Context: one part of a larger RNA
Molecule: 18S rRNA, nucleotides 976 to 1800
Organism: Saccharomyces cerevisiae
RNA sequence: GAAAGUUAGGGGAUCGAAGAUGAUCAGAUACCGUCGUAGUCUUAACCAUAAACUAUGCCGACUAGGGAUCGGGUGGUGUUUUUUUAAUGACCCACUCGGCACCUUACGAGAAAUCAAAGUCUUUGGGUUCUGGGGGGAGUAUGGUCGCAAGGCUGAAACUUAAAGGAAUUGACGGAAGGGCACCACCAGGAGUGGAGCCUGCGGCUUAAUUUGACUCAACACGGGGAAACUCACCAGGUCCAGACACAAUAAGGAUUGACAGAUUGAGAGCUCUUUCUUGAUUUUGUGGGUGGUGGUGCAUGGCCGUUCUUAGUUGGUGGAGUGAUUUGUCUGCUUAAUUGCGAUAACGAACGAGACCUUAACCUACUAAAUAGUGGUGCUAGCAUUUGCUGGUUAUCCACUUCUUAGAGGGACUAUCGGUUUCAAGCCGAUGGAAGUUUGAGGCAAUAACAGGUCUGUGAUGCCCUUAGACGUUCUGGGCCGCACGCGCGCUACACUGACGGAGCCAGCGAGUCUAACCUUGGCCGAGAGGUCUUGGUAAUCUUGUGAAACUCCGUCGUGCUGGGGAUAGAGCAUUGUAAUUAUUGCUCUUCAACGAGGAAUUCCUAGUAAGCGCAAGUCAUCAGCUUGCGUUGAUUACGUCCCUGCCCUUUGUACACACCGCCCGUCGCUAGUACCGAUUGAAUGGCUUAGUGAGGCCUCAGGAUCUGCUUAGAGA
RNA sequence: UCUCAGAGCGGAGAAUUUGGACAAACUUGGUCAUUUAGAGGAACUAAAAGUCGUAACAAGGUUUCCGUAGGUGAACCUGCGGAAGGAUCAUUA
Numbered sequence: 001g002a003a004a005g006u007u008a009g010g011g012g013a014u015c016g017a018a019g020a021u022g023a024u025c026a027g028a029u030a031c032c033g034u035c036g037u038a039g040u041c042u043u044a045a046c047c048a049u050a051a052a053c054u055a056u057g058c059c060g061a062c063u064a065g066g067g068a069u070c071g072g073g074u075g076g077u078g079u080u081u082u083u084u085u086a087a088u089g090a091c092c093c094a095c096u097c098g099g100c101a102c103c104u105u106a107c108g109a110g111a112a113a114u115c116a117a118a119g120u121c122u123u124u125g126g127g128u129u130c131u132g133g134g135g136g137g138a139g140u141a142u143g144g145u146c147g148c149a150a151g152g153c154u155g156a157a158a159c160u161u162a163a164a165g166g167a168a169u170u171g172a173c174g175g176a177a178g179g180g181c182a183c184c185a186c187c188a189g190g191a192g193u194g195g196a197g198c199c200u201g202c203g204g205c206u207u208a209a210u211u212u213g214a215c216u217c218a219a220c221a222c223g224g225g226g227a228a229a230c231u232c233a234c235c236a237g238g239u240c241c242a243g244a245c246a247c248a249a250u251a252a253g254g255a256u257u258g259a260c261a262g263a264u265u266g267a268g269a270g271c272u273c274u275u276u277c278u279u280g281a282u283u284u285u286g287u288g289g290g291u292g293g294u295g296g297u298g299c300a301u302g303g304c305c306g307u308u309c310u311u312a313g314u315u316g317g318u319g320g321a322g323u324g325a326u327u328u329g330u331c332u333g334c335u336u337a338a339u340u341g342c343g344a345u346a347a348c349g350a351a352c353g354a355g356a357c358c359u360u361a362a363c364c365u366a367c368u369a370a371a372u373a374g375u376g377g378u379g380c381u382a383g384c385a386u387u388u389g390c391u392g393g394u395u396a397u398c399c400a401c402u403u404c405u406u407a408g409a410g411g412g413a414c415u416a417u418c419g420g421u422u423u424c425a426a427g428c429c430g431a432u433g434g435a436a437g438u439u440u441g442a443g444g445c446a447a448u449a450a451c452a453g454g455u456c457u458g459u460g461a462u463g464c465c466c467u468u469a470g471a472c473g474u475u476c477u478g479g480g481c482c483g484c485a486c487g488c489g490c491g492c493u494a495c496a497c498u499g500a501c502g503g504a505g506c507c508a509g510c511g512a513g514u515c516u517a518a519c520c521u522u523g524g525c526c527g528a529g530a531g532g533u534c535u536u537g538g539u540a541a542u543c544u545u546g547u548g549a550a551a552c553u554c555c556g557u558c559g560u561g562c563u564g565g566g567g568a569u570a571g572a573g574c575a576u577u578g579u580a581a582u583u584a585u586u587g588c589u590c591u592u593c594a595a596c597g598a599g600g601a602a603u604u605c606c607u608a609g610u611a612a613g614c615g616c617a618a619g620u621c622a623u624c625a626g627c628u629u630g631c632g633u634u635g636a637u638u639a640c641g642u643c644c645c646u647g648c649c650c651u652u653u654g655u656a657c658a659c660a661c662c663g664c665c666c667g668u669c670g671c672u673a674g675u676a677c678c679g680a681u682u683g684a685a686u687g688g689c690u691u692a693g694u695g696a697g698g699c700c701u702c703a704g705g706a707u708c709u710g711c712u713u714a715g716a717g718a
Numbered sequence: 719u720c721u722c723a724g725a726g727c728g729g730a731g732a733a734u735u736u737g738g739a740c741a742a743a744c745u746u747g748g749u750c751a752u753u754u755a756g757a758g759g760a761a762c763u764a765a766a767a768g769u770c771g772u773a774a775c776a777a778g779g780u781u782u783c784c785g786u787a788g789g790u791g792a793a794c795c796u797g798c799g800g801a802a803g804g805a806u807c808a809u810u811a
Base pairs, nucleotide, nucleotide: 005046006045007044008043009042010041015039019035020034021033022032053803057128058127059126061120062119064104065103066102069099070098071097072096073095074094075093076092078091079090080089108115109114134161135160136159143154144153145152146151170658171657172655173654174653176652177651178650179649180648181647182646185642186641189606190605191604192603193602196493197492198491200489201488202487203486204484205483212223213222234479235478236477237476238475240473245288246287247286248285249284258277259276261274262273263272292467293466295465296464297463301461303455304454305453306451307450308449313352314351315350317348318347319328320327321326331343333342334341357444358443359442360441361440363411364410367408368407369406370405373402374401375400376399377398379394380393381392382391383390384389414437416432417431418430419429420428421427495599499558500557501556502555503554504553505552512544513543519538520537523534524533525532526531565596570591571590572589573588574587575586612634613633614632615631616630617629618628619627661778663775666771667770669768672764673763674762675761677759678758681755683754684753685752686751687750688749689748690747692745693744694743697740699738700737703734707730708729709728710727711726712725713724781802782801783800784799785798786797787796788795789794
C1' cells in the first nucleotide's frame, strides 16, 4: 500500500450499492426514468487486497541508426529585449551527462504476434531473488496463523479426464466500419393488387374416396396438373397372368383349353354354379427362380432442373514474402454493365468466366433472281365522264422490270466527326451526321465452388426395402380428384359519359393444317342464333387468309338515376363434342338483374415502341381458356438519379463459429453411479512414550541357622 | 594316630528373612503415531443430453474483465476504483 469494506465521532452539497417506484418485455428481480438508505469527505483505529499491468525481477557488461522533448552543465565577436544594445531575461545552434517516450532497421531472437531486449543460448556459465511442470477436482478440504468482521497468508488428497491452452491462417458470420451495384431497391411517377362477384391453385373441413408432390424470395394458372370415360395414382366391386426358363410330380384309361342355355351378374364375363359336349401336351400342382408396380426411399443415386448468380468471380507458371497454413500477382484512386479498363505496383507473363461469339429485329433504288411475290405496259373487258381522263375486271393475251416481297452473297458502326471535361489517361457529357450511337435493341450460350433445394409420378435411367395371383401387376363397370361454416395466392369482369348500346368506317403480326386419313376449310343453300347441309381449294409464299382481329374512328340513341353502368345467381327452351354430358363439357335464345359508387393496414411490376390498353395464333385439345408461350395494333406520364429502406457485392474489423449464427455456449433445477470431505456417537482399534498408585523375580545386603564342622583345652584308658 | 562326660572361639550351610538397586508387569488416566465405524449433511465427477431462461463469444445486442460490496429462480444485476486482454495507438492546427 487504489477502491470497497470494518470500528467510532464529525461531516453529510453531490452522486448513489440496498430498497422503492415509473416504464420496457412472454417474463424484466435488469438495462432507461424518478425517489433514496448505506457509502462517497474527515479525524482516530482497522483491513492488505486490484487486469496493484509494462500481464515482462534486480545489479553489471556489451551489440544500431534517427529526430523531438524534460533536468543539469559547457562552448558560440548567435537572435531578440533597453536607450545606444553592457549586464540580467527569454529565445537559437552545437555538445554532453541523466529522464518520460518516440521513429527506422534487424545483425540478432521468437511458435508467432512481435522484441534495442524478449539480442549477445546446442558456439548452451557475469552475479543474484522468485515462481511453473497437462486439464479438472480447487484456491476446495484440513491444520496453523493474522484480522472486531469481511477476510488475508499458508494449503492437500480421493477421484476424474485427452485434451485444456498460445499465436497465426483461410473460411463463415456480425443487431461493427468504408466503399459500391440493383426499379426481383428507393427516388419521380404510371399501372395496379389488397376491398366486390366470378375463375383458378393452396390450406382447412367434409368424405367410401375427396390420389399425390411442392411451403420465404427459390410451394400456391407450378408438376406443362384446362381430370366427364381414359388420364389415374384414390374409393366400391368384377376379370385376367401377360407367374420367363429349370428341376420335380400328376397326364393320353387325355396334363389341359373353351362355352350355347339357365341360375348368376352393372354387365352378352361361362367369374362361380346345373347339365355335356369340347379340346391336346400348349397348361396345370409345387419348390427354385423370375416378371411387373404413378408402391416406399430425391436422406442411397444418375440425368435434368431450380437457387447463390439481374452476380464478377476462378486458376497456373517463374519471381517476391513467411518455419508453416498461406500470401503476392488477384491493388489505393479513377473508370465500366463487367477482375471492363487506365493506372499504381515485388511482381512479370498468362488461361477460364466477362468480352469476343451466335440468333433475331432495324439500313441497302448496290449484286443474283422470281406465275407459290409484286409492279409498269399491252391485249380483251365494265362503269363514270366524255377533252385525252378516273376507277375496276381478266391466273398466266403479250412484252419489260425488281421499288415494294422472299432469301442467298456481301456492304454498314467503329460510339464516327467536332467540342466540353478528366491524372487532360481509361472514360463520361454535348452537338452534328447517321438506318442504327443506352453492351444499337432483345435474346442464346455461360467459370470455379456450393445446397442433403426439387424431381424414383418423364424415362425399358437406377441401389435398397416393399408387394407379386383375396396382387401394391392389369383390365372392366361405377364413384372421386370439382365435395363446402371458412384462412391465403395468381387472375377475369367491373363501378360507367375519356362511357354503354346501334349503325357505319375499317387496319395487323407471330402462326397451324388431311395418308394410307378425315386436318385447315372458302363458296352456295338452310337456320334469329348456335349450328346444319351440298360442294371446294390446300401435304401449303400456291388453299383457308388481305386470317376484313380487338382496342380504335365517325354518325346516332341513352343522360347521371346501382341508369340503357355491372352481369353474379337462377328458370325455360334450342344446338354442338362424345360410347356417355346427371354433380349444369361447350355454344346459342328469352327471362331472372345480386355484389360493386375506386377499395383499410399492406403490397406488385415497370424507363421507350417501354408502361398500360387491345385482341390474335400457338401449347393443351374429341369437347373445354378467365392459364401460359409468343405475336402485332393504340401508345404514354415520369427518371437519366441516389444509398433513406430491402438485398447483394467489395474492403476493413471482431470471433470462443469451421456440422461454420438453424453456430457456439453459461448456471440453477431433474435421473443414475463412484469418490473423498463434514458429522452426535463424551466413537472405536493397534503401537510408542507416560503421570499417580501397586509391584514378581534373580542379584547385592542386615539377619536366620535344619544340617555339618576346623581349632584349643582339662580329665581317662591303650 | 585313633576313642567316650566337658570348658572354651571359630567355620560351612537349606528353609526363612531386613534393606537396596535393577525392574518386568497390574490399575487408572495422559499424549503422540498409524488406522478405522457412523444416521445424516454438503460437494465434485461421470456429463455430451433433458427443464427454465440466454450470462459469454459479433459493439453478443448493457463492450468485457479485475478487486470489493450488496442484491436476485438460475445464469447474473448494481455501486466504487482499476485494466485493455477494446469497440479508440489519431485534433501542434